[PDB]
RNA sequence: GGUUGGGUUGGGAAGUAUCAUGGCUAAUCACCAUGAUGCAAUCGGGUUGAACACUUAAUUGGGUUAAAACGGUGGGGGACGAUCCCGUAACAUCCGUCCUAACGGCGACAGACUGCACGGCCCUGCCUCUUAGGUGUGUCCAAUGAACAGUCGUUCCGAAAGGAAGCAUCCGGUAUCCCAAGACAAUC
Numbered sequence: 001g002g003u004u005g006g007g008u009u010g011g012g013a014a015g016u017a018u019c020a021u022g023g024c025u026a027a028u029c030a031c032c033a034u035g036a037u038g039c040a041a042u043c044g045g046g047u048u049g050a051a052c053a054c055u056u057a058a059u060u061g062g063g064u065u066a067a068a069a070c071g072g073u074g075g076g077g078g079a080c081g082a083u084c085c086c087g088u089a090a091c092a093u094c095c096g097u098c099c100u101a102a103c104g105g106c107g108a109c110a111g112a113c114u115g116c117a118c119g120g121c122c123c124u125g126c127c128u129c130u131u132a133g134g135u136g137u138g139u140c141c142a143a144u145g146a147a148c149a150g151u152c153g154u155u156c157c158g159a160a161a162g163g164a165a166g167c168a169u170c171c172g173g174u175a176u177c178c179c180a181a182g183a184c185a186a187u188c
Stems, first nucleotide, its partner, number of pairs: 001188005008181005015039009027083003042173004047143003051139004061123005069097004075086003098105002111152005125135003154165004
Other pairs, nucleotide, nucleotide, family: 005183cWW006161tWS006162tSS006183cWW007182cWW013041tHS014040tWS024030tWW025027tHS041146tWS041174tWS046144tWW050140cWW055059tWW056058tHS057127cSS058134tSS059136tWS060124cWW065101tWS065117tWS067102tWW067103tWW068098tWS069106cHS072090tWS073092tWW088090tHS089095cSS100102tHS100103tHS102120cSS103119cSS108166tHS110168tWH117118cHS117119cWS143144cHS146174tWH146175tWS147167cWS158160tHS158161tHS159185tWS
C1' cells in the first nucleotide's frame, strides 16, 4: 500500500399530519398523483407528567400493585380493500378456558434477575359541603422509544475488541438501507 472485517463518526434518505385540486369507485371512506403549510428519519393520534392560560359545582398530593397462560376463530356468497347478506363461541382492544384483589395476561419472539405504574387498588385534598361519586380542555415541553429498559446468558455479523436481535407499560403510517471518511485489527 492492497484485500477483508466489524465497529465509530459524518453526509444522504423523504416521508408524515392537516387541506386544495385531480385520478381511481355505483358511491363514500381507504388508496394514488400534484401543490400549499408544519415537522422530519421520524410524522400523526391516544394516555400521563411539568409549566402557563381558559373553564367548571369543583381543575389536590401521596402510598401501593412488575404475575401465568393454554387452546381456538377470522368462513362463504356478493360491485370484493372496507360496507350488504349468511355462518361461526370468535365483534379484531376476536372467542373459550385458566390465572389475577383488580387492571390485565395471553396477543411479535424469548431464558434468568431487576428497575420503571399508562393502568388497577387504597388514603388524603377539591366539589357535592365530606354516601356513592365527580375532579375538564387547550397551548408548549417532557414522559415517549422506530417502542419498557438495564444486566447476564442465548442466537446472528466479525478471528477478536465490538455490535445488532417487532408495541410484556399504547394506536396508525414511514425509515431501519446506500455511499464515504478516518481509527483499529487481521491478512498478502
Background:
This is an experimental structure of RNA (Didymium iridis partial IGS, 18S rRNA gene, I-DirI gene and partial ITS1) with a sequence from Didymium iridis, with 188 nucleotides shown. The depositors describe the entry as "Speciation of a group I intron into a lariat capping ribozyme". The entry is indexed under Catalytic RNA, Lariat-capping ribozyme, Branching reaction, Lariat fold, RNA. Rfam match: GIR1 branching ribozyme. Its family is annotated with RNA splicing in the Gene Ontology. Crystals were grown from: 0.1 M Sodium citrate tribasic dihydrate pH 5.0, 30% v/v Jeffamine ED-2001 pH 7.0. Taxonomically the source falls in Didymium (Eukaryota, Amoebozoa, Eumycetozoa, Myxogastromycetidae). The 2014 paper behind the entry is "Speciation of a group I intron into a lariat capping ribozyme". The structure was determined by X-ray diffraction at 3.85 A resolution and released in 2014.